[PDB]
Context: bound to proteins that are not shown
Molecule: tRNA
Organism: Saccharomyces cerevisiae
RNA sequence: GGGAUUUAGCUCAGUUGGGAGAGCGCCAG
RNA sequence: AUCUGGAGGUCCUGUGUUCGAUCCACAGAAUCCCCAC
Ligand code: GNP
Numbered sequence: 001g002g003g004a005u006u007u008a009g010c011u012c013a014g015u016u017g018g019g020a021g022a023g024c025g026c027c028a029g
Numbered sequence: 030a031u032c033u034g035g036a037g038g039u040c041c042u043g044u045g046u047u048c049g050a051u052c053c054a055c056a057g058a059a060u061c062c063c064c065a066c
Base pairs, nucleotide, nucleotide: 001063002062003061004060005059006058009024010023011022012021018048026035027034041057042056043055044054045053
C1' cells in the first nucleotide's frame, strides 16, 4: 500500500438521521 | 443454585453537512488479516 473490525465491565446484536438493545458478569434484595 | 429490582453508554476521536448525527462527508486513532522480508 490493500482489506477489515471498533457500541454497557465481558461476548455480541442493531440502521444508513429523532439520539441504543440481548446474554454473561455486577450491586439490591 | 431460579425468578421478578436495579445500575451501568463518548455508539473509537476531532471537524464538517443537517433543524437534528452512533449512522452521512473529510482527516485521523487503536487492534486484526493479506502482500513482504
Ligand atoms: P507511519 O509511520 O505512521 O507513516 N506508518 P507507515 O506509513 O505504516 O509506515 P511507513 O510510512 O514507514 O511506510 C512507508 C510505505 O510503506 C507507505 O506507503 C506505507 O503505507 C507502506 N506500508 C506500511 N506497512 C506496510 C506493510 O505491511 N506492507 C506493505 N506492502 N506496505 C506497507